[PDB]
Context: bound to proteins that are not shown
RNA sequence: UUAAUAUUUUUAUUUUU
Numbered sequence: 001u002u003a004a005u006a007u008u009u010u011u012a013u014u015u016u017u
Base pairs, nucleotide, nucleotide: 003014004013005012006011
Other pairs, nucleotide, nucleotide, family: 002016cWW
């Protein structure tokens, strides 16, 4: 940096180079 899933006064999870 990218793909998936879950929540929304917020982020957490898994995978790939």
The depositors describe the entry as "The Crystallographic Structure of Panicum Mosaic Virus". An RNA structure from Panicum mosaic virus, in which 17 nucleotides are resolved. Ions in the entry include calcium. NCBI's taxonomy places the organism under Viruses, Tombusviridae, Procedovirinae, Panicovirus panici, Panicum mosaic virus. The entry also contains Capsid protein, not shown here. The work is reported in "The crystallographic structure of Panicum Mosaic Virus (PMV)" (Makino et al., J.Struct.Biol., 2013).